The RNA with a sequence from Gloeobacter violaceus has 18 modelled nucleotides. The entry also models sulfate ions. Primary citation: Huang et al., Rna (2019), "Structure-guided design of a high-affinity ligand for a riboswitch". The depositors describe the entry as "The structure of the G. violaceus guanidine II riboswitch P2 stem-loop with arcaine". Crystals were grown from: 0.01 M Magnesium Acetate, 0.05 M MES pH 5.6, 2.5 M Ammonium Sulfate. The structure was determined by X-ray diffraction at 1.66 angstrom resolution and released in 2019. The entry is indexed under guanidine II riboswitch, stem-loop, tetra loop, dimer, RNA.
[PDB]
RNA backbone atom coordinates (compact mmCIF):
# COMPACT_ATOMS: atom_id res chain seq x y z
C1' N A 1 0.00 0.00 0.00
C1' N A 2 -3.39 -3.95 -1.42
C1' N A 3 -7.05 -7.46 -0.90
C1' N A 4 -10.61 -10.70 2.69
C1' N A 5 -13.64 -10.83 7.13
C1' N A 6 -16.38 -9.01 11.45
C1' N A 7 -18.19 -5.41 15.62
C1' N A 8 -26.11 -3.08 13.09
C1' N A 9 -23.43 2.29 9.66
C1' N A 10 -18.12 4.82 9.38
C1' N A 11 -13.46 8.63 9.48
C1' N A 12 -12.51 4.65 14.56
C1' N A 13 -11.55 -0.56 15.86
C1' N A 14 -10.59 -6.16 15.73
C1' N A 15 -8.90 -10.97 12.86
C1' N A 16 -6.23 -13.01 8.70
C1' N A 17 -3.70 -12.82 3.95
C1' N A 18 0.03 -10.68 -0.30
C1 LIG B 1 -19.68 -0.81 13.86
C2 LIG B 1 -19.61 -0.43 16.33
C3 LIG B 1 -18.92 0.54 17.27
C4 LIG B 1 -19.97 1.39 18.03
C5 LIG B 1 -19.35 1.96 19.34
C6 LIG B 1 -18.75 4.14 20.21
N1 LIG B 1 -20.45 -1.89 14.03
N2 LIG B 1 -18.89 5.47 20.19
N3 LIG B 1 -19.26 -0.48 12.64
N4 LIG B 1 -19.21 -0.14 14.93
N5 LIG B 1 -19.34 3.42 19.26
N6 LIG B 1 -18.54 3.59 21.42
RNA sequence: GGUGGGGACGACCCCACC